[PDB]
Context: bound to proteins that are not shown
RNA sequence: GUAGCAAGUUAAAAUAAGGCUAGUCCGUUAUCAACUUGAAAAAGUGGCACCGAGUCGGUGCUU
RNA sequence: UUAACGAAUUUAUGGAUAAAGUUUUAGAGCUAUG
DNA sequence: CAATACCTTTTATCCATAAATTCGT
DNA sequence: TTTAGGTATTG
Numbered sequence: 001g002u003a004g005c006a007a008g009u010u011a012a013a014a015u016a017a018g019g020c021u022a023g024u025c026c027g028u029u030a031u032c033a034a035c036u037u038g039a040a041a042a043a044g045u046g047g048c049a050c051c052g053a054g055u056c057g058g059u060g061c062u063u
Numbered sequence: 064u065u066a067a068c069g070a071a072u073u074u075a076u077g078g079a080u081a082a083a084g085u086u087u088u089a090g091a092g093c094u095a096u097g
Numbered sequence: 098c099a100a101t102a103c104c105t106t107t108t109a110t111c112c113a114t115a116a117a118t119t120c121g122t
Numbered sequence: 123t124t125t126a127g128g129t130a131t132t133g
Stems, first nucleotide, its partner, number of pairs: 003094002010089001012087004018026002020023001034045004049059003067122016100131005
C1' cells in the first nucleotide's frame, strides 16, 4: 500500500491576533476622495455666459 | 408620543446567561498480504 | 495564468432604557 | 437572508 472486519456517541483547550490601563477590563458600530493646515476636532482650496448631447464637446468675454 | 394620560408593538443602545459549531491532541484498531 | 467551482458560525434566554408607530381612554 | 470576495485546481 491493497484487500478483509472490529470501532464510532466523550473529553480537554482555543474561540477574533491580541493591548496595557493587567480590570472576573478591552479588542468587528458610527466616521473617511484629493491638496495645504492641524496632535486631533476641524478649518481652507476649484472665473462666468452661450450653443449643443452617448457618459460632457465647442466658443465669446474675463483670467 | 398626543390638544391630555395610558397600553401595545417595532426598531435603536445597553447588560447578564445558555446551548451547538469548528479546530489539535487523548480515547493502543486488529487480521491475513512484502 | 485566466477560467472554474467552491466557500462563507449559528441558535436560544432574561433585564433595562429610548424613540417612533398605531391603537386605546 | 443572500453578497461578492478568497481560495485552490483544471485543462